[PDB]
RNA sequence: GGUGGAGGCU
RNA sequence: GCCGAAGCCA
Numbered sequence: 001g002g003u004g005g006a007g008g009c010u
Numbered sequence: 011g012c013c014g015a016a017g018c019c020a
Stems, first nucleotide, its partner, number of pairs: 001019003007013003
Other pairs, nucleotide, nucleotide, family: 004016tHS005014tWS006014tHS
C1' cells in the first nucleotide's frame, strides 16, 4: 500500500 | 444498510 472482519450503530 | 478490529498478502 492492498485485502479482510472482533465490535458498535441501523 | 452503515461504520469498522485481529488476520492475510505486498